[PDB]
Solved structure of RNA (A/T site tRNA [Homo sapiens]) from Homo sapiens, 76 nucleotides shown.
Method: electron microscopy, resolution 3.8 angstrom. The entry became public in 2025.
Among the 81 different proteins in the entry, which are not shown, are 60S ribosomal protein L35a, Small ribosomal subunit protein eS30 and 60S ribosomal protein L36.
The PDB entry is titled "In situ human top-top di-ribosome structure (Composite map)".
Keywords: In situ, RIBOSOME.
The reconstruction used 9,137 particles.
Ions in the entry include zinc and magnesium.
RNA sequence: GUCUCCGUAGUGUAGC
RNA sequence: GGUUAUCACGUUCGCCUAACACGCGAAAGGUCCUCGGUUCGAAACCGGGCGGAAACACCA
Repeated sequence: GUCUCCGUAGUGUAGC
Repeated sequence: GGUUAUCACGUUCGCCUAACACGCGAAAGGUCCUCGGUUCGAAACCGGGCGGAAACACCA
RNA backbone atom coordinates (compact mmCIF):
# COMPACT_ATOMS: atom_id res chain seq x y z
O5' G A 1 -0.94 2.90 2.32
C5' G A 1 -0.68 3.37 1.00
C4' G A 1 -0.68 2.24 0.00
C3' G A 1 -1.92 1.37 0.00
O3' G A 1 -3.01 1.93 -0.72
C1' G A 1 0.00 0.00 0.00
P U A 2 -4.52 1.57 -0.30
O5' U A 2 -4.68 0.05 -0.73
C5' U A 2 -4.68 -0.33 -2.10
C4' U A 2 -5.18 -1.74 -2.27
C3' U A 2 -6.40 -2.10 -1.45
O3' U A 2 -7.62 -1.66 -2.02
C1' U A 2 -4.78 -3.77 -1.16
P C A 3 -8.81 -1.15 -1.08
O5' C A 3 -9.45 -2.49 -0.51
C5' C A 3 -9.87 -3.52 -1.39
C4' C A 3 -10.09 -4.81 -0.65
C3' C A 3 -10.95 -4.71 0.59
O3' C A 3 -12.34 -4.66 0.32
C1' C A 3 -9.02 -5.95 1.10
P U A 4 -13.32 -3.88 1.33
O5' U A 4 -13.78 -5.02 2.34
C5' U A 4 -14.10 -6.32 1.88
C4' U A 4 -14.14 -7.31 3.01
C3' U A 4 -14.86 -6.84 4.26
O3' U A 4 -16.27 -6.97 4.17
C1' U A 4 -12.79 -7.79 4.87
P C A 5 -17.22 -5.78 4.67
O5' C A 5 -17.39 -6.07 6.22
C5' C A 5 -17.85 -7.33 6.67
C4' C A 5 -17.40 -7.62 8.08
C3' C A 5 -17.73 -6.56 9.12
O3' C A 5 -19.07 -6.64 9.57
C1' C A 5 -15.49 -7.25 9.39
P C A 6 -19.80 -5.34 10.17
O5' C A 6 -19.07 -5.10 11.57
C5' C A 6 -19.21 -6.03 12.63
C4' C A 6 -18.43 -5.59 13.84
C3' C A 6 -18.67 -4.16 14.29
O3' C A 6 -19.84 -4.02 15.08
C1' C A 6 -16.35 -4.56 14.20
P G A 7 -20.72 -2.69 15.00
O5' G A 7 -19.94 -1.65 15.93
C5' G A 7 -19.48 -2.04 17.22
C4' G A 7 -18.47 -1.05 17.75
C3' G A 7 -19.01 0.36 17.98
O3' G A 7 -18.38 0.96 19.11
C1' G A 7 -17.24 0.44 16.42
P U A 8 -19.19 1.17 20.48
O5' U A 8 -19.87 2.61 20.33
C5' U A 8 -20.73 2.91 19.24
C4' U A 8 -21.87 3.80 19.63
C3' U A 8 -22.37 3.66 21.06
O3' U A 8 -21.62 4.43 21.98
C1' U A 8 -24.20 3.52 19.57
P A A 9 -21.11 3.78 23.35
O5' A A 9 -22.42 3.70 24.25
C5' A A 9 -22.32 3.77 25.67
C4' A A 9 -22.64 5.15 26.18
C3' A A 9 -22.19 5.43 27.61
O3' A A 9 -21.81 6.80 27.74
C1' A A 9 -24.54 5.66 27.46
P G A 10 -20.27 7.23 27.59
O5' G A 10 -19.58 6.66 28.91
C5' G A 10 -18.17 6.47 28.98
C4' G A 10 -17.83 5.12 29.55
C3' G A 10 -18.44 3.93 28.83
O3' G A 10 -17.67 3.52 27.72
C1' G A 10 -18.84 3.73 31.15
P U A 11 -18.16 2.31 26.79
O5' U A 11 -17.72 1.01 27.59
C5' U A 11 -18.35 -0.24 27.37
C4' U A 11 -18.21 -1.15 28.56
C3' U A 11 -19.00 -2.45 28.48
O3' U A 11 -18.33 -3.44 27.72
C1' U A 11 -19.37 -1.43 30.58
P G A 12 -18.68 -5.00 27.86
O5' G A 12 -20.24 -5.05 28.19
C5' G A 12 -20.82 -6.24 28.69
C4' G A 12 -22.18 -6.48 28.08
C3' G A 12 -22.34 -6.04 26.63
O3' G A 12 -21.85 -6.99 25.71
C1' G A 12 -24.19 -5.30 27.91
P U A 13 -21.89 -6.70 24.13
O5' U A 13 -23.39 -7.02 23.71
C5' U A 13 -24.04 -6.28 22.68
C4' U A 13 -25.31 -5.64 23.18
C3' U A 13 -26.20 -5.03 22.11
O3' U A 13 -27.56 -5.16 22.52
C1' U A 13 -25.54 -3.35 23.62
P A A 14 -28.64 -5.87 21.57
O5' A A 14 -29.19 -4.67 20.67
C5' A A 14 -30.28 -4.87 19.78
C4' A A 14 -31.52 -4.19 20.29
C3' A A 14 -32.30 -3.38 19.27
O3' A A 14 -33.14 -4.18 18.46
C1' A A 14 -32.03 -2.11 21.24
P G A 15 -32.98 -4.14 16.86
O5' G A 15 -33.43 -2.67 16.47
C5' G A 15 -34.69 -2.16 16.87
C4' G A 15 -34.69 -0.65 16.96
C3' G A 15 -34.25 0.09 15.70
O3' G A 15 -35.30 0.21 14.76
C1' G A 15 -33.18 1.02 17.60
P C A 16 -35.30 -0.66 13.40
O5' C A 16 -36.80 -0.56 12.89
C5' C A 16 -37.11 -0.47 11.51
C4' C A 16 -37.61 0.91 11.14
C3' C A 16 -36.53 1.96 10.95
O3' C A 16 -36.96 2.91 9.98
C1' C A 16 -37.94 2.60 12.74
P G B 1 -32.78 3.03 7.17
O5' G B 1 -33.96 3.96 6.63
C5' G B 1 -35.15 4.15 7.38
C4' G B 1 -35.20 5.52 8.00
C3' G B 1 -36.58 6.16 8.07
O3' G B 1 -36.68 6.97 9.24
C1' G B 1 -35.17 7.51 6.75
P G B 2 -37.30 6.37 10.59
O5' G B 2 -37.98 7.62 11.31
C5' G B 2 -37.37 8.23 12.45
C4' G B 2 -37.80 9.67 12.60
C3' G B 2 -39.24 9.88 13.08
O3' G B 2 -39.32 11.12 13.78
C1' G B 2 -39.00 10.74 10.89
P U B 3 -39.13 11.19 15.37
O5' U B 3 -37.73 10.48 15.63
C5' U B 3 -36.83 10.99 16.61
C4' U B 3 -36.61 10.01 17.73
C3' U B 3 -35.87 8.73 17.38
O3' U B 3 -34.46 8.89 17.34
C1' U B 3 -37.77 8.23 18.72
P U B 4 -33.51 7.63 17.05
O5' U B 4 -33.35 6.93 18.47
C5' U B 4 -32.13 6.33 18.86
C4' U B 4 -31.90 6.45 20.35
C3' U B 4 -32.46 7.73 20.98
O3' U B 4 -32.90 7.45 22.31
C1' U B 4 -30.12 7.64 21.32
P A B 5 -34.28 8.08 22.84
O5' A B 5 -34.08 8.19 24.42
C5' A B 5 -33.37 7.20 25.15
C4' A B 5 -34.13 5.90 25.22
C3' A B 5 -33.77 4.97 26.37
O3' A B 5 -34.40 5.32 27.59
C1' A B 5 -33.80 3.74 24.36
P U B 6 -33.77 4.85 28.99
O5' U B 6 -34.10 3.30 29.07
C5' U B 6 -35.44 2.85 29.18
C4' U B 6 -35.56 1.37 28.90
C3' U B 6 -34.86 0.44 29.86
O3' U B 6 -35.58 0.23 31.07
C1' U B 6 -34.40 -0.24 27.65
P C B 7 -34.79 0.03 32.45
O5' C B 7 -34.06 -1.38 32.29
C5' C B 7 -34.80 -2.58 32.13
C4' C B 7 -33.91 -3.70 31.68
C3' C B 7 -32.69 -3.96 32.55
O3' C B 7 -32.97 -4.71 33.72
C1' C B 7 -32.00 -3.84 30.31
P A B 8 -32.43 -4.19 35.14
O5' A B 8 -31.07 -4.98 35.36
C5' A B 8 -31.06 -6.39 35.57
C4' A B 8 -29.66 -6.94 35.54
C3' A B 8 -28.61 -6.10 36.25
O3' A B 8 -28.57 -6.32 37.65
C1' A B 8 -27.83 -6.63 34.10
P C B 9 -29.14 -5.19 38.64
O5' C B 9 -28.57 -3.83 38.04
C5' C B 9 -27.38 -3.24 38.54
C4' C B 9 -26.17 -3.71 37.76
C3' C B 9 -24.93 -2.84 37.88
O3' C B 9 -24.18 -3.10 39.06
C1' C B 9 -25.32 -3.34 35.61
P G B 10 -23.73 -1.90 40.02
O5' G B 10 -22.13 -1.90 39.91
C5' G B 10 -21.49 -2.06 38.66
C4' G B 10 -20.85 -0.78 38.20
C3' G B 10 -21.17 0.46 39.02
O3' G B 10 -20.38 0.57 40.20
C1' G B 10 -21.49 0.95 36.74
P U B 11 -21.05 1.03 41.58
O5' U B 11 -21.05 2.62 41.50
C5' U B 11 -19.86 3.33 41.18
C4' U B 11 -20.17 4.71 40.66
C3' U B 11 -21.03 5.58 41.57
O3' U B 11 -20.28 6.22 42.59
C1' U B 11 -21.91 5.63 39.38
P U B 12 -20.91 6.41 44.06
O5' U B 12 -21.90 7.64 43.91
C5' U B 12 -21.41 8.96 43.74
C4' U B 12 -22.50 9.93 43.35
C3' U B 12 -23.61 10.13 44.37
O3' U B 12 -23.27 11.08 45.37
C1' U B 12 -24.56 9.74 42.25
P C B 13 -23.81 10.92 46.87
O5' C B 13 -25.40 10.88 46.72
C5' C B 13 -26.15 12.05 46.41
C4' C B 13 -27.57 11.71 46.05
C3' C B 13 -28.39 11.06 47.15
O3' C B 13 -28.92 12.00 48.08
C1' C B 13 -28.64 9.81 45.18
P G B 14 -28.18 12.23 49.48
O5' G B 14 -29.37 12.56 50.49
C5' G B 14 -29.81 11.59 51.43
C4' G B 14 -31.27 11.26 51.23
C3' G B 14 -31.84 10.17 52.12
O3' G B 14 -32.21 10.63 53.41
C1' G B 14 -32.45 9.75 49.88
P C B 15 -31.98 9.71 54.70
O5' C B 15 -32.40 8.25 54.23
C5' C B 15 -33.74 7.81 54.29
C4' C B 15 -33.82 6.31 54.09
C3' C B 15 -32.86 5.49 54.94
O3' C B 15 -33.37 5.20 56.24
C1' C B 15 -32.65 4.84 52.68
P C B 16 -33.36 6.33 57.38
O5' C B 16 -33.38 5.51 58.75
C5' C B 16 -32.28 5.57 59.65
C4' C B 16 -31.63 4.22 59.80
C3' C B 16 -30.15 4.22 60.13
O3' C B 16 -29.91 4.36 61.52
C1' C B 16 -30.58 2.71 58.35
P U B 17 -28.94 5.51 62.09
O5' U B 17 -27.74 4.71 62.77
C5' U B 17 -27.98 3.58 63.59
C4' U B 17 -27.20 2.38 63.11
C3' U B 17 -25.68 2.53 63.14
O3' U B 17 -25.13 2.21 64.41
C1' U B 17 -26.36 1.72 61.02
P A B 18 -24.66 3.36 65.42
O5' A B 18 -23.71 4.29 64.55
C5' A B 18 -23.40 5.62 64.96
C4' A B 18 -21.95 5.94 64.73
C3' A B 18 -21.38 5.49 63.39
O3' A B 18 -21.65 6.41 62.34
C1' A B 18 -19.93 4.81 65.12
P A B 19 -22.49 5.94 61.06
O5' A B 19 -21.48 4.98 60.28
C5' A B 19 -20.20 5.45 59.89
C4' A B 19 -19.23 4.32 59.68
C3' A B 19 -19.69 3.21 58.75
O3' A B 19 -19.56 3.55 57.38
C1' A B 19 -18.81 2.24 60.70
P C B 20 -20.85 3.51 56.43
O5' C B 20 -21.85 2.54 57.21
C5' C B 20 -22.23 1.29 56.66
C4' C B 20 -21.19 0.22 56.91
C3' C B 20 -21.40 -1.08 56.16
O3' C B 20 -20.91 -1.04 54.83
C1' C B 20 -20.96 -1.55 58.43
P A B 21 -21.89 -1.37 53.60
O5' A B 21 -22.40 -2.85 53.89
C5' A B 21 -21.49 -3.93 53.98
C4' A B 21 -22.14 -5.14 54.61
C3' A B 21 -23.50 -5.51 54.04
O3' A B 21 -23.41 -6.26 52.85
C1' A B 21 -23.62 -5.48 56.39
P C B 22 -24.16 -5.74 51.52
O5' C B 22 -25.69 -6.09 51.79
C5' C B 22 -26.07 -7.40 52.20
C4' C B 22 -27.35 -7.38 53.00
C3' C B 22 -28.51 -6.62 52.37
O3' C B 22 -29.20 -7.39 51.40
C1' C B 22 -28.27 -5.95 54.62
P G B 23 -29.29 -6.89 49.88
O5' G B 23 -30.69 -6.12 49.83
C5' G B 23 -31.89 -6.79 50.18
C4' G B 23 -32.80 -5.92 51.01
C3' G B 23 -33.28 -4.64 50.35
O3' G B 23 -34.36 -4.85 49.45
C1' G B 23 -32.52 -4.15 52.52
P C B 24 -34.36 -4.12 48.02
O5' C B 24 -35.38 -2.92 48.20
C5' C B 24 -36.65 -3.12 48.82
C4' C B 24 -37.15 -1.87 49.48
C3' C B 24 -37.20 -0.63 48.60
O3' C B 24 -38.34 -0.58 47.77
C1' C B 24 -36.14 -0.08 50.62
P G B 25 -38.22 0.02 46.28
O5' G B 25 -37.83 1.55 46.51
C5' G B 25 -38.75 2.44 47.12
C4' G B 25 -38.38 3.88 46.86
C3' G B 25 -37.99 4.23 45.43
O3' G B 25 -39.10 4.37 44.57
C1' G B 25 -36.44 5.20 46.92
P A B 26 -38.86 4.58 43.00
O5' A B 26 -38.73 6.16 42.84
C5' A B 26 -38.19 6.74 41.66
C4' A B 26 -37.36 7.96 41.97
C3' A B 26 -36.55 8.51 40.81
O3' A B 26 -37.31 9.32 39.94
C1' A B 26 -35.16 8.31 42.70
P A B 27 -37.15 9.15 38.35
O5' A B 27 -35.58 9.07 38.14
C5' A B 27 -34.91 9.97 37.28
C4' A B 27 -33.72 10.59 37.95
C3' A B 27 -32.47 10.72 37.08
O3' A B 27 -32.51 11.85 36.23
C1' A B 27 -31.88 9.75 39.14
P A B 28 -32.81 11.68 34.66
O5' A B 28 -31.48 12.19 33.96
C5' A B 28 -30.80 13.34 34.44
C4' A B 28 -29.36 13.02 34.75
C3' A B 28 -28.56 12.42 33.61
O3' A B 28 -28.08 13.40 32.69
C1' A B 28 -28.18 11.17 35.58
P G B 29 -28.27 13.18 31.11
O5' G B 29 -27.32 11.94 30.78
C5' G B 29 -25.92 12.03 31.00
C4' G B 29 -25.27 10.66 30.97
C3' G B 29 -25.49 9.85 29.70
O3' G B 29 -24.62 10.23 28.64
C1' G B 29 -25.86 8.48 31.59
P G B 30 -25.17 10.30 27.13
O5' G B 30 -23.89 10.67 26.26
C5' G B 30 -23.04 9.65 25.74
C4' G B 30 -23.36 9.32 24.31
C3' G B 30 -23.80 10.51 23.45
O3' G B 30 -23.33 10.35 22.11
C1' G B 30 -25.52 8.89 23.49
P U B 31 -22.03 11.15 21.59
O5' U B 31 -22.59 12.58 21.14
C5' U B 31 -23.93 12.74 20.68
C4' U B 31 -23.99 13.14 19.23
C3' U B 31 -23.31 12.18 18.26
O3' U B 31 -24.04 12.12 17.03
C1' U B 31 -22.32 14.31 18.08
P C B 32 -23.94 10.83 16.08
O5' C B 32 -23.95 9.59 17.09
C5' C B 32 -22.74 8.90 17.42
C4' C B 32 -22.95 7.41 17.49
C3' C B 32 -22.93 6.69 16.15
O3' C B 32 -22.37 5.39 16.31
C1' C B 32 -25.06 6.42 17.17
P C B 33 -20.82 5.14 15.95
O5' C B 33 -20.04 6.09 16.97
C5' C B 33 -19.05 5.57 17.85
C4' C B 33 -17.73 6.26 17.64
C3' C B 33 -17.77 7.47 16.73
O3' C B 33 -18.18 8.65 17.40
C1' C B 33 -16.00 6.05 16.08
P U B 34 -19.15 9.69 16.67
O5' U B 34 -18.19 10.50 15.71
C5' U B 34 -17.02 11.14 16.21
C4' U B 34 -16.16 11.65 15.08
C3' U B 34 -16.92 12.34 13.96
O3' U B 34 -17.23 13.69 14.25
C1' U B 34 -15.42 10.78 13.03
P C B 35 -18.53 14.37 13.60
O5' C B 35 -18.07 14.73 12.12
C5' C B 35 -16.93 15.54 11.89
C4' C B 35 -16.46 15.47 10.46
C3' C B 35 -17.50 15.81 9.41
O3' C B 35 -17.67 17.20 9.23
C1' C B 35 -16.37 13.83 8.79
P G B 36 -19.14 17.84 9.19
O5' G B 36 -19.97 16.81 8.29
C5' G B 36 -20.71 17.26 7.17
C4' G B 36 -20.11 16.75 5.88
C3' G B 36 -21.12 16.37 4.80
O3' G B 36 -21.56 17.48 4.04
C1' G B 36 -19.58 14.61 5.08
P G B 37 -23.12 17.62 3.67
O5' G B 37 -23.28 16.71 2.37
C5' G B 37 -22.55 16.97 1.19
C4' G B 37 -22.69 15.84 0.22
C3' G B 37 -24.13 15.46 -0.13
O3' G B 37 -24.66 16.24 -1.18
C1' G B 37 -22.95 13.52 0.53
P U B 38 -26.17 16.79 -1.12
O5' U B 38 -27.06 15.48 -1.27
C5' U B 38 -26.97 14.67 -2.44
C4' U B 38 -27.79 13.42 -2.30
C3' U B 38 -29.23 13.62 -1.83
O3' U B 38 -30.10 13.98 -2.89
C1' U B 38 -28.22 11.89 -0.58
P U B 39 -30.96 15.33 -2.81
O5' U B 39 -32.19 14.94 -1.88
C5' U B 39 -32.98 13.79 -2.15
C4' U B 39 -33.68 13.32 -0.90
C3' U B 39 -34.38 14.40 -0.10
O3' U B 39 -35.67 14.71 -0.60
C1' U B 39 -33.05 13.10 1.35
P C B 40 -35.97 16.17 -1.21
O5' C B 40 -35.51 17.17 -0.06
C5' C B 40 -35.99 18.51 -0.01
C4' C B 40 -36.45 18.85 1.39
C3' C B 40 -35.59 18.28 2.50
O3' C B 40 -34.47 19.09 2.80
C1' C B 40 -37.86 17.77 2.92
P G B 41 -33.09 18.42 3.27
O5' G B 41 -33.19 18.39 4.85
C5' G B 41 -32.31 17.57 5.61
C4' G B 41 -32.98 17.07 6.87
C3' G B 41 -32.48 15.73 7.39
O3' G B 41 -31.28 15.81 8.13
C1' G B 41 -34.83 15.70 7.31
P A B 42 -30.26 14.57 8.14
O5' A B 42 -30.85 13.59 9.25
C5' A B 42 -31.71 12.52 8.89
C4' A B 42 -31.18 11.20 9.40
C3' A B 42 -29.70 11.20 9.73
O3' A B 42 -29.45 10.35 10.84
C1' A B 42 -30.14 9.62 8.02
P A B 43 -29.49 10.95 12.33
O5' A B 43 -28.08 10.56 12.94
C5' A B 43 -26.95 10.34 12.10
C4' A B 43 -26.34 8.99 12.36
C3' A B 43 -26.49 7.96 11.24
O3' A B 43 -25.49 8.09 10.24
C1' A B 43 -27.10 6.99 13.31
P A B 44 -25.65 7.36 8.82
O5' A B 44 -25.40 5.82 9.14
C5' A B 44 -25.85 4.80 8.26
C4' A B 44 -26.57 3.71 9.01
C3' A B 44 -27.68 2.99 8.24
O3' A B 44 -27.17 1.93 7.45
C1' A B 44 -28.48 3.66 10.37
P C B 45 -28.12 1.08 6.47
O5' C B 45 -28.81 2.17 5.53
C5' C B 45 -29.58 1.77 4.41
C4' C B 45 -29.16 2.49 3.16
C3' C B 45 -27.66 2.66 2.96
O3' C B 45 -27.04 1.51 2.41
C1' C B 45 -28.75 4.72 2.56
P C B 46 -25.48 1.23 2.68
O5' C B 46 -24.74 2.35 1.82
C5' C B 46 -24.84 2.37 0.40
C4' C B 46 -24.17 3.59 -0.18
C3' C B 46 -22.75 3.85 0.31
O3' C B 46 -21.78 3.05 -0.34
C1' C B 46 -23.99 5.86 0.39
P G B 47 -20.41 2.70 0.41
O5' G B 47 -19.53 4.02 0.23
C5' G B 47 -19.26 4.53 -1.07
C4' G B 47 -18.60 5.88 -1.01
C3' G B 47 -17.44 6.01 -0.03
O3' G B 47 -16.23 5.47 -0.51
C1' G B 47 -18.89 7.83 0.26
P G B 48 -15.27 4.66 0.50
O5' G B 48 -14.44 5.80 1.23
C5' G B 48 -13.82 6.84 0.48
C4' G B 48 -13.62 8.08 1.31
C3' G B 48 -12.74 7.94 2.54
O3' G B 48 -11.36 7.99 2.23
C1' G B 48 -14.70 9.14 3.10
P G B 49 -10.42 6.72 2.54
O5' G B 49 -9.96 6.95 4.05
C5' G B 49 -9.00 7.95 4.36
C4' G B 49 -9.35 8.68 5.64
C3' G B 49 -9.09 7.93 6.94
O3' G B 49 -7.73 7.97 7.32
C1' G B 49 -11.22 8.97 7.02
P C B 50 -7.04 6.71 8.05
O5' C B 50 -7.53 6.83 9.56
C5' C B 50 -7.20 7.96 10.35
C4' C B 50 -7.72 7.78 11.76
C3' C B 50 -7.47 6.41 12.36
O3' C B 50 -6.18 6.27 12.91
C1' C B 50 -9.74 7.00 12.66
P G B 51 -5.35 4.91 12.71
O5' G B 51 -5.86 3.99 13.90
C5' G B 51 -5.83 4.45 15.24
C4' G B 51 -6.80 3.70 16.11
C3' G B 51 -6.76 2.18 16.00
O3' G B 51 -5.70 1.60 16.74
C1' G B 51 -9.00 2.91 15.90
P G B 52 -4.96 0.30 16.17
O5' G B 52 -5.90 -0.90 16.63
C5' G B 52 -6.36 -1.00 17.97
C4' G B 52 -7.44 -2.04 18.09
C3' G B 52 -7.19 -3.32 17.31
O3' G B 52 -6.34 -4.22 18.01
C1' G B 52 -9.39 -2.57 16.90
P A B 53 -5.30 -5.12 17.19
O5' A B 53 -6.19 -6.31 16.62
C5' A B 53 -7.04 -7.05 17.47
C4' A B 53 -8.08 -7.81 16.68
C3' A B 53 -7.55 -8.57 15.48
O3' A B 53 -6.98 -9.82 15.84
C1' A B 53 -9.47 -7.35 14.86
P A B 54 -5.93 -10.53 14.86
O5' A B 54 -6.85 -11.40 13.90
C5' A B 54 -6.38 -11.83 12.64
C4' A B 54 -7.49 -11.90 11.63
C3' A B 54 -7.08 -12.16 10.19
O3' A B 54 -6.91 -13.53 9.91
C1' A B 54 -8.65 -10.38 10.29
P A B 55 -5.49 -14.25 10.13
O5' A B 55 -4.44 -13.15 9.66
C5' A B 55 -3.72 -13.29 8.44
C4' A B 55 -4.62 -13.12 7.25
C3' A B 55 -3.93 -12.72 5.95
O3' A B 55 -3.37 -13.83 5.28
C1' A B 55 -5.85 -11.36 6.29
P C B 56 -1.80 -13.85 4.95
O5' C B 56 -1.69 -13.10 3.56
C5' C B 56 -2.44 -13.54 2.44
C4' C B 56 -2.36 -12.54 1.31
C3' C B 56 -0.98 -11.97 1.04
O3' C B 56 -0.20 -12.83 0.22
C1' C B 56 -2.56 -10.21 1.13
P A B 57 1.38 -12.97 0.47
O5' A B 57 2.01 -12.58 -0.94
C5' A B 57 3.14 -11.73 -1.02
C4' A B 57 2.78 -10.38 -1.57
C3' A B 57 3.86 -9.32 -1.48
O3' A B 57 4.80 -9.41 -2.52
C1' A B 57 1.81 -8.43 -0.70
P C B 58 6.37 -9.23 -2.22
O5' C B 58 6.51 -7.69 -1.83
C5' C B 58 6.08 -6.67 -2.73
C4' C B 58 6.14 -5.31 -2.07
C3' C B 58 7.40 -5.03 -1.27
O3' C B 58 8.49 -4.65 -2.08
C1' C B 58 5.52 -4.45 0.02
P C B 59 9.73 -5.66 -2.25
O5' C B 59 10.85 -4.77 -2.95
C5' C B 59 11.17 -3.48 -2.45
C4' C B 59 12.56 -3.42 -1.87
C3' C B 59 13.67 -3.88 -2.81
O3' C B 59 14.84 -3.10 -2.57
C1' C B 59 13.68 -5.22 -0.86
P A B 60 15.67 -2.48 -3.80
O5' A B 60 15.08 -1.01 -3.98
C5' A B 60 14.63 -0.26 -2.85
C4' A B 60 15.28 1.10 -2.80
C3' A B 60 16.06 1.50 -4.05
O3' A B 60 15.96 2.91 -4.24
C1' A B 60 17.53 1.43 -2.20